An RNA structure (23S rRNA, nucleotides 1404 to 2141) from Pyrococcus furiosus, in which 737 nucleotides are resolved. The entry has 63 different proteins, among them 50S ribosomal protein L15P, 30S ribosomal protein S6e and 50S ribosomal protein L30P. Method: cryo-EM, resolution 6.6 angstroms. The entry became public in 2014. The reconstruction used 10,000 particles. An Rfam search finds the family "Archaeal large subunit ribosomal RNA" in it. On this family, see Cannone et al., BMC Bioinformatics 2002: "The comparative RNA web (CRW) site: an online database of comparative sequence and structure information for ribosomal, intron, and other RNAs". The family has 91 seed sequences and 2,955 matches in Rfam 15.1.
[PDB]
Context: one part of a larger RNA, bound to proteins that are not shown
RNA sequence: GGGAGUAGCAGCGUAGUCGGGUGAGAAUCCCGACCGCCGGAGGGGCCAGGGUUCCACGGCAAUGGUCGUCAGCCGUGGGUUAGUCGGUCCUAACCCCGCCCGUAACUCGGCGCGGGGGAAAGGGAAACGGGUUUAUAUUCCCGUACCGCGGGGGUAGGUGCGGCAACGCAAGCCCGGAGGGUGACGCCUCGGGGUAGGCGGACCGGCCGAUGAGGCCGGCUAAGCGUAUAAGCCCGGGGAGUGCCGUAAUGGCGAGAACCGGGUGAAAGCGCGAAUGGCCCCCCCGUUAGGGGGGUUCCGCCGAUCCCUGGGGCCCGUGAAAAGCCCUCCGGGAAUUCCGAUCCCCCGCGACCGUACCGAGAACCGACACAGGUGCCCCUGGGUGAGAAGCCUAAGGCGUGUCGGGGGAAACCCGGCCGAGGGAACUCGGCAAACUGGCCCCGUAACUUCGGGAGAAGGGGUGCCUGCGGGUGCGUAACCCGCAGGUCGCAGUGACUAGGGGGGCCCGACUGUUUAAUAAAAACACAGGUCCCAGCUAGCCCGAAAGGGUUUGUACUGGGGCCGACGCCUGCCCAGUGCCGGUAUGUGAAGCCCGGGUACAACCGGGUGAAGCACCGGUAAACGGCGGGGGUAACUAUAACCCUCUUAAGGUAGCGAAA
RNA sequence: UCCUUGUCGGUUAAAUGCCGACCUGCAUGAAUGGCGUAACGAGGUCCCCGCUGUCCCCGGCCGGGGCCCGGCGAAACC
Numbered sequence: 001g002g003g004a005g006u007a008g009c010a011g012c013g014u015a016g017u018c019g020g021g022u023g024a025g026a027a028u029c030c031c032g033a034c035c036g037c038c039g040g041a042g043g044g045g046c047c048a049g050g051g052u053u054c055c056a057c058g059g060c061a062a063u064g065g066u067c068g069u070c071a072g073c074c075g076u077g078g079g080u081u082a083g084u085c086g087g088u089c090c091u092a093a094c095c096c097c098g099c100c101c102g103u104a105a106c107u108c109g110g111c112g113c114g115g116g117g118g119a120a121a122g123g124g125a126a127a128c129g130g131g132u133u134u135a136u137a138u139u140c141c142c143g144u145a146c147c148g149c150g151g152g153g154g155u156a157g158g159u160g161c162g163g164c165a166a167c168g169c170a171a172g173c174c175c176g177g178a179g180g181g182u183g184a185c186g187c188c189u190c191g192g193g194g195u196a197g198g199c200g201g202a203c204c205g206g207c208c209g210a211u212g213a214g215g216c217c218g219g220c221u222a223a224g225c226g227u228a229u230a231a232g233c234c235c236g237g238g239g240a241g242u243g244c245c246g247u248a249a250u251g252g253c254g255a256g257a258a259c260c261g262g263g264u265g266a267a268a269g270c271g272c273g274a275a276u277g278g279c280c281c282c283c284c285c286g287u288u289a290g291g292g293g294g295g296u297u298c299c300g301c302c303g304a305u306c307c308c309u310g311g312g313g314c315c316c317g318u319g320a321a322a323a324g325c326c327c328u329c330c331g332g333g334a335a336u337u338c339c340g341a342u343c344c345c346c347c348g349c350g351a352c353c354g355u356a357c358c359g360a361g362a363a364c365c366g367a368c369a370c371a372g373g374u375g376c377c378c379c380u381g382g383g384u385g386a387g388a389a390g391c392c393u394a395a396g397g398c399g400u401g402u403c404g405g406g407g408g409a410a411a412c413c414c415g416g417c418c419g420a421g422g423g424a425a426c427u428c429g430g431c432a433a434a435c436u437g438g439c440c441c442c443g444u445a446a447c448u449u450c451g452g453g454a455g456a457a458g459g460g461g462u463g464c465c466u467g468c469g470g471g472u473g474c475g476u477a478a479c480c481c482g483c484a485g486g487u488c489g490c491a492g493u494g495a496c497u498a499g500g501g502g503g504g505c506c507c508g509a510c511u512g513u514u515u516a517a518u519a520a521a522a523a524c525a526c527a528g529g530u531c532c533c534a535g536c537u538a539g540c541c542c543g544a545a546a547g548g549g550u551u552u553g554u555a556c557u558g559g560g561g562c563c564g565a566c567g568c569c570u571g572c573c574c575a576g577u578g579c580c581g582g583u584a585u586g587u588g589a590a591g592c593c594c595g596g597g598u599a600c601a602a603c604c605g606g607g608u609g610a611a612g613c614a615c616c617g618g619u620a621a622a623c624g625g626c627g628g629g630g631g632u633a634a635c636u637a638u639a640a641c642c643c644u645c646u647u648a649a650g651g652u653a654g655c656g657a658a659a
Numbered sequence: 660u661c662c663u664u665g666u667c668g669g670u671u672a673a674a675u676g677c678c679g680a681c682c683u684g685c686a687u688g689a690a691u692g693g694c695g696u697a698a699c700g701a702g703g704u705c706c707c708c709g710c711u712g713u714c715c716c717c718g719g720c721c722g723g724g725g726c727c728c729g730g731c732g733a734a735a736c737c
Base pairs, nucleotide, nucleotide: 001737002736009730016034017033018032019031020030021029035399036398037397038396043378044377045376049358050357053356054078055077056076057075058074059073063071064070085354086353087352089123090122094117095116096115097114098113099112101109102108128143129142130141131140147350148349149348150347151346152345153344154343159334161168173333177329178328179327180326181325182324186314187313188312189311190310191309192308193307200301201299203219204218206216207215220277224272225271226270227269233263234262235261237259243253244252245251278297280295281294282293283292284291285290315319365372381393382392383391403729404728405727406726412724413723414722415721418719419717421715422714425713430710438462439461440460441459442458447452449565463487464486465485466484467483468482469481470480471479488492500708501707502706503705505703506702507700508699512524513523529562531560532559533558534557540549541548542547567694568693569692571626572625573624576623577622578619579618580617581616582615585614586613587612591608592607593606594605595604596603627645628644631641647650654687665681666680667679668678669677
């Protein structure tokens, strides 16, 4: 350079479009209207992570799967404010350091001491609402509330008074250390409470509007306080008669029933907070700015996630600490001119880091703005319906899952729709696909470990309307379950949602796991079964060493193999291999001894020779093996029958032309 | 279980299959577990009913591509 001006810029639930604004340039920038998707997400709030991507102004050379006046790009400015959020504190699993010790030694290594560190989803002190900014806010402002420490001034307090009692608050002088509760923890139902909040009726405005109806819409109340919580749980009285009583339930009771009064500890209501503030309108001021005056801001009853509180069921998981509180023991001292401040009220203060934005089918990560895939929370919006399901639809978001237009678009390819007659003839194979379908009723085989099989199978029904009945309650609410009549369609789970069924056989018990990414299976685990080893100063196993795992462990342990649920069983062999126990004898090193040699030494020889070997026994739910020929029976067949030999034993119960 | 589509039977009109049986097992067998098995399985194989474009034998349709235009614009390989 050709490829090419081709492929991609399509496939996933297929989105835009008309006026108008701006600008040199507009299919994809903005405004309205109109048409859609999304509905646990293509929306809302956030952790990690990113790191200025945020926000304003000015642009488009580049970047954006296409243009670009837009932007996350380029240029230039700016923004994250904390006593009461969290970090920081505690400590976990665990980590490091010094020291001790090891190592040739260390920037290496395990124990034991001593200290220190370890969760931005554990534990834990305390705060919300409204307002404001281009961008930030529980933080700035306003209002209300409040932590910690440190004063001050009063009074309970002769270092608390008062009540038979079950018990009253305006706490209890005090340094110190001690102790004790609470901090504080596994699993799942059921019931009891809370209210976020969904919806009908009624009233007050706004709106829409054949008829002026029905519908839509706004009607809110914070954290902090004060005052009230109440099932659990104690307390008096009483005193368990065939023994009574209760809960949804299991069940309580003579270690106190039935039953009466008390006390006592979650949420919840009201008021404060708050006529405010915040919604929602009305009627006037207007180029504009800055405003003004008004009125509504409501009654019930009814139905729910979650959240908090009792019982209860469970178990060869029996389910961390501490900071802090609260109480108590002692009380170093100070006390009567006293003292003290849990009671009030009030003065002062707040060391440090973080806060932007995104958080995603364009800010993360995958080189890519990748159909990927990574945690939570909103899981209770309305209709539906068993539903956090589908579809539709509300708040909210978007039309940048970012290239448009044309050919009625032919062949061909992907998704998908429909096919007569026939009903797998296709093909290795009904693979693919189809069918059944929700729900209610009827009915339900073989087999069986009696648990199951089973939603067997097969058959029937199911809509709307009109009128009733039952249940729960309270009085006609909120739902739910039935019954009869009338009646339309081809079809009443009409859509969406939504099992095809039946039988034999093989394998593996099941559930689970497996070659993260061509094999999910019959493989693997698995419960069950068995063999084996060890008395803890063990056995086994790790370590160069010191030392270490099991072990906060001790034979109902814990370590190693084999087999692989249940049911019935598991023959036979120790010849060979292996393991184990033992070994007179032979044998068996270095050492030492004796002899020899050497002025010594090398050296040579013998005894002494441990484990080991030869040797003996045991041992196959250790590894493994588990044979051949001939001859013979009324008749043709075969051989129940009889010989023979290897090499330990000779295939037994079974099952078999077999995965 | 080689020979082998053994043989017989079931099953199919017709089945080198499957299944049952016989079994002389080329080259089974008991914890290198044997046999058998309810329940269970995205397991292997076979049959039946329904159903059905898998097939006889293909058509038509629909949407996205294809194909053209505008803008944008690569590769494999040579």